[PDB]
Formats: sequence, structure tokens, C1' cells
RNA sequence: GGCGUCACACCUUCGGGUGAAGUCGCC
Repeated sequence: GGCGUCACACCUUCGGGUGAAGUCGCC
């Protein structure tokens, strides 16, 4: 780098959503 995966925060009614960041593995 890529090929596959996991997964971030902020706000929040803490129900949830917006915003947008990353990791982990493999070659």
C1' cells in the first nucleotide's frame, strides 16, 4: 500500500442521531 474485518466521537430525549476518525489481521 492493498485485500478482508472490527470499530470512533459529540451531542443526546441518553430513546437515538449527526459528524466524521481510526484500528485489527493477511500478502
An RNA structure, in which 27 nucleotides are resolved. The depositors describe the entry as "NMR structure of E. coli ribosomela decoding site with apramycin". Tsai et al. published it in Cell Rep in 2013: "The impact of aminoglycosides on the dynamics of translation elongation". Method: solution NMR. The entry became public in 2013. It is bound to apramycin (AM2).